[PDB]
This record gives sequence, structure tokens and C1' cells, in this order.
RNA sequence: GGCUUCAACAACCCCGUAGGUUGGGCCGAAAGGCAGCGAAUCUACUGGAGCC
Repeated sequence: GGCUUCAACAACCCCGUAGGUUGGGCCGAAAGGCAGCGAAUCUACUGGAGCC
């Protein structure tokens, strides 16, 4: 340089940070808006543990 796999920290457990894709929920006539969407997934970071 590259790759893999984690989340200890947490106001039961799960949940590292920020932002996308797809598909949901709620409000709304619509346009649009709301949010721990306890759904899958991706990118870049933080911090662990490894490998080439």
C1' cells in the first nucleotide's frame, strides 16, 4: 500500500460517525415534509483485531 472481520464505549438489549441506493412507516388533497425505519446494501471516515 492492499485486503478481511469487528463495535468495547451506549440511560434494559441492539445501535461507532457522516452521507448515498433500493424498498418501507407516519403526516399531507397534492406538492412536499417528519424520524433510533430494530429493512437490505454501498462509499468514506473513527476506533479495535488480524492477514498479504
Record summary: The RNA (Chains: A) with a sequence from Candidatus Koribacter versatilis Ellin345 has 52 modelled nucleotides. It holds a match to the Rfam family "nadA riboswitch". It comes from the structure "Crystal structure of the ADP-binding domain of the NAD+ riboswitch with Cordycepin 5-triphosphate (3-dATP)". Bound small molecules: 3'-DEOXYADENOSINE-5'-TRIPHOSPHATE (3AT). Method: X-ray diffraction, resolution 2.66 A. The entry became public in 2020. Crystallisation conditions: 0.2 M Potassium Chloride, 0.1 M Mg Acetate, 0.05 M Sodium Cacodylate pH 6.2, 10% w/v Polyethylene Glycol 3350.